[PDB]
Context: one part of a larger RNA, bound to proteins that are not shown
RNA sequence: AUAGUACCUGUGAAGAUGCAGGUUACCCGCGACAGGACGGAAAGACCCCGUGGAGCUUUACUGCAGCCUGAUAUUGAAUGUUGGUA
RNA sequence: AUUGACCUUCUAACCCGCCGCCCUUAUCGGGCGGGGAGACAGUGUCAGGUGGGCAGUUUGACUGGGGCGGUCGCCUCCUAAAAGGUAACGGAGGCGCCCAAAGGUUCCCUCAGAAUGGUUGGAAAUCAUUCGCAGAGUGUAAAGGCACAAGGGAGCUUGACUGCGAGACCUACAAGUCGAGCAGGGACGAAAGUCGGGCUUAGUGAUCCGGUGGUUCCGCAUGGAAGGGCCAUCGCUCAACGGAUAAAAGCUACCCCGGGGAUAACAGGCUUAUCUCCCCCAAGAGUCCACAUCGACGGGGAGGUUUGGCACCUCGAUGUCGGCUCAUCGCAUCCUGGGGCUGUAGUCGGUCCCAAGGGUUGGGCUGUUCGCCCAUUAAAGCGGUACGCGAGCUGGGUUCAGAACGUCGUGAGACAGUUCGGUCCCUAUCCGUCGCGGGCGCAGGAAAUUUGAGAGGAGCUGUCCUUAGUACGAGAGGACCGGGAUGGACGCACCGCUGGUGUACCAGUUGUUCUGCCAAGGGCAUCGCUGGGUAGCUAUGUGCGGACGGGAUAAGUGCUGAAAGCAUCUAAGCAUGAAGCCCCCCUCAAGAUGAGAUUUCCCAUUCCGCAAGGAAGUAAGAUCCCUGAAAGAUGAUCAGGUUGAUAGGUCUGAGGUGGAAGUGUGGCGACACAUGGAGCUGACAGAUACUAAUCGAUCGAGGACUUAAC
Numbered sequence: 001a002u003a004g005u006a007c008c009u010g011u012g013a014a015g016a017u018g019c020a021g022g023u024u025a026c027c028c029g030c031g032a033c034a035g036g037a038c039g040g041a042a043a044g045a046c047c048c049c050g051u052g053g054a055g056c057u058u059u060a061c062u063g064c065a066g067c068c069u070g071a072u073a074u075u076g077a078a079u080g081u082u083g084g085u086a
Numbered sequence: 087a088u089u090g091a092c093c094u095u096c097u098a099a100c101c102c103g104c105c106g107c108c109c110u111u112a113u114c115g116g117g118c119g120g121g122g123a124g125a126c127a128g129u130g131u132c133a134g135g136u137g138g139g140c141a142g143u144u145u146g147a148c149u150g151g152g153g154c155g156g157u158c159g160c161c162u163c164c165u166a167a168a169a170g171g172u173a174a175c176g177g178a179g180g181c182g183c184c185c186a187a188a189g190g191u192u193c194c195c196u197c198a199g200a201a202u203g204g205u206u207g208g209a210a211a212u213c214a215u216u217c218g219c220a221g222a223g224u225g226u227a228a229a230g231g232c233a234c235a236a237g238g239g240a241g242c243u244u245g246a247c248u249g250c251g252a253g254a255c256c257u258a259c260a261a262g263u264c265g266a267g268c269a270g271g272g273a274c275g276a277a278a279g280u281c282g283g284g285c286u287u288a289g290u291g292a293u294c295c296g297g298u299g300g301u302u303c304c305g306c307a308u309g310g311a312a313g314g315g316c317c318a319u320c321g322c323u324c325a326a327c328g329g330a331u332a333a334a335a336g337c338u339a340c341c342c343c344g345g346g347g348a349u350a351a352c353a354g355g356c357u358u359a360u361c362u363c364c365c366c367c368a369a370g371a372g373u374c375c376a377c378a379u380c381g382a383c384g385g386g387g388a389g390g391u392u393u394g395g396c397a398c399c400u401c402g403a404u405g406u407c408g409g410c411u412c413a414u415c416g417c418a419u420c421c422u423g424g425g426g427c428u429g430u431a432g433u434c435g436g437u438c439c440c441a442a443g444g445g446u447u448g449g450g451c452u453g454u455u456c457g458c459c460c461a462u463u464a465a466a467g468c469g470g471u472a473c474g475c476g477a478g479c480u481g482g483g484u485u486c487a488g489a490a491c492g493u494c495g496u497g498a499g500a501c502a503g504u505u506c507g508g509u510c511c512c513u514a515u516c517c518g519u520c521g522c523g524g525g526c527g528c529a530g531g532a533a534a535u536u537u538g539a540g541a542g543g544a545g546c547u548g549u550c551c552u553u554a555g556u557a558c559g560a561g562a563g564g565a566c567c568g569g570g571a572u573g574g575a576c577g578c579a580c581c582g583c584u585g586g587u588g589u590a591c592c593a594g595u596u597g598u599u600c601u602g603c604c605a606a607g608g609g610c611a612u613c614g615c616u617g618g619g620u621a622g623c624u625a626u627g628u629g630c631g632g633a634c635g636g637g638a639u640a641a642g643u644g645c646u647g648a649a650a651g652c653a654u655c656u657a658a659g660c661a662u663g664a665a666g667c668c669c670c671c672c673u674c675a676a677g678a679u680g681a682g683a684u685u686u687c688c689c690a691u692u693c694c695g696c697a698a699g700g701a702a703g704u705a706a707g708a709u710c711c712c713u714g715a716a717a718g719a720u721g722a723u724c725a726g727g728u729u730g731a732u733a734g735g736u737c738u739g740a741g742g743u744g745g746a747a748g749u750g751u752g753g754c755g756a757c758a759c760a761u762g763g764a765g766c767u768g769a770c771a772g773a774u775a776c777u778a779a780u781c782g783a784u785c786g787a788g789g790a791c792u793u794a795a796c
Stems, first nucleotide, its partner, number of pairs: 003017001006023005026525008035517003039512002047346004052342002054338004060143005066136009076096003080092005101122002104120006146158003155175001159181006182327001183225001184284002189243007197221001199217005223232002226289001228287003247270004253264003259328001272281003295321007303314002353400001354398001355396003359393001361389006370380002407482001408480003412474001413471005420445003423440006447461005488506004492501003526677001530688007540674004546574007558563001576631005584625004591618005596611006635669003642662004689789001691702004707785003711727005732778003735774005741767003748761005
């Protein structure tokens, strides 16, 4: 996925409606119940992996803003004073 | 005499988020004048510091999941299966050097240890002798080697050379290893010859970049130079050692994407160390005595409920603890039934055997499983079923986001530590389960009644009295076996009883609204509320059940009895003996396709056809449709359909309610009393064709062949 879609024990990618051996079962519905279809729903949030992200931290690395500090320009006039050099 | 640094002062730059005036209706701006401040500040350029405030990033791999621990390159041995190679977080060790001799050569040599002797002097110093394949040494781990030494000593030296190198080994590459021989110039040796470090095999690191020395090389028009090249050499715990960058740590439970059952947590599987259970031997214990009971040291299994190991299914989801609801299975049996042994007097027990039929409690605490406790009980079993059961429920716990404590962390945060709070989705297709119909079949068509292959159900047990204060026992106490009575729990049925409910029964009563008003009533307020209550449905109510037995067996007990002169429950033969097995008891049951049986009813039609078949109308009978309930989701079932009580109505009752309205009387009135167990009354009973079950229609046999007995 198409299905004319039992049960048990077994088998098997190690838990089978569908494989084996048995056991059981006339054909079609309606009301009900949820044991199974590892039922539906959502490409498992856990876990791992990716030399994948993002948010956060800091005494991880490298930067940047900000802040502090110096030189120099804008920048002038006097006065002493004290270092090279009377 | 000239230039830097420093202090102070000045005013004229610059500044003013000060005042007045003006542009001007202006808390902007500008101008003008004062004032303040002033070469500072502000601003530009450059520089250092600080700087998770912000930004970009890094934060290894292996790994019997990951984290954490450990490891990462090289050498030696073992594993390694007698070439070589060969894995694991297999078993053992070393290395990241050292030596100027511990290298080269020539020449000479022999070691450990022991015994014996000997001053100091010992177990052991140095001396001597003897024995002495090495029991020593070989710089260092190990292995392989080494005593014509590769071990020890001495002399002289620097080959611990430069250029190389036929040819090999090793090898993915990069590298790594061995090498005779040639040339140059040497060391030692008389010579032969040996020497390109060390008995061998670790002692190391690519490239880029940079430094240093050398250089018949290049040199951007030319000469130089800068700079490069080449040769030599130096700088890496680049140790994660084939080295990502010159330069790098954490948290995420606020998390996200791509993937994986390649890989963990649940469940399953394999395994069974651990676990549970059972055994063997028999030392001991048990006064004696292994074996009543217990059973050391040791030994052997089973199981697959524990913790794990492994990582095989599932990560495009196999919901995960406990409880609830519903069970079902195993037996290793908790109780009840039957037994053997007993350190079984009795009453009690212990232990083992058979036995899975049925049974196996309610509470306190804790999310708890478990456990402890209370109180019972015949007993309070142990396990399996995806730690049974979340498309059945819960959601306390666990297992998201909030918050907090202790603790750890500088921090962000973290903790099978704790704490308070915290969305549980799904209309069932298929199988399966429980019910209920329709179809056809079952050699004619029908109406009943049935057999029972087969299936399901049930299956529990106490106490008291009596036997009997008997047996037993010093007493204390105190039976079996057998009678009888009465319970618990569980189940089936049913409503007469006790009760429950009873929304078209009766009554009381509040508010408001309507029937014009009074009186009497209706509506709404949970059925307005309140008190009762019929039928029906019901349990807590009533009745009844698991009785009494057969048959065959288990363990057990035997009888007779040989093999085996005896003995022996067994081999032939014959018994006995459990709540268990098969029946007995209750229910379903012939789709029991193996379709059974009995009784009764219809009756052999007509037309097509060569018949084989086919069609039609019918019989007995049934149905449609209708009235319904004792039945019911719907179908079905059952009672009826007019010579009919099926239902309603009607009448009469039962039961229920509890004293109608009207009228009268009494009372000031609320109200009371009388008339009168009245009035009212769904579902209950009987009667009664008054109403409706009208009139119709449809379906439904004519019975195959063969053989045998008649």
An RNA structure (23S rRNA, nucleotides 2047 to 2925) from Bacillus subtilis subsp. subtilis str. 168, in which 796 nucleotides are resolved.
The work is reported in "RAPP-containing arrest peptides induce translational stalling by short circuiting the ribosomal peptidyltransferase activity" (Morici et al., Nat Commun, 2024).
Among the 44 different proteins in the entry, which are not shown, are 50S ribosomal protein L3, Large ribosomal subunit protein uL6 and 50S ribosomal protein L14.
The structure was determined by electron microscopy at 2.3 angstrom resolution and released in 2024.
Rfam match: Bacterial large subunit ribosomal RNA. A reference for the family is Yusupov et al. (2001), "Crystal structure of the ribosome at 5.5 A resolution", Science. Gene Ontology terms of the family: structural constituent of ribosome and ribosome.
Entry title: B. subtilis ApdA-stalled ribosomal complex.
The model includes bound proline (PRO).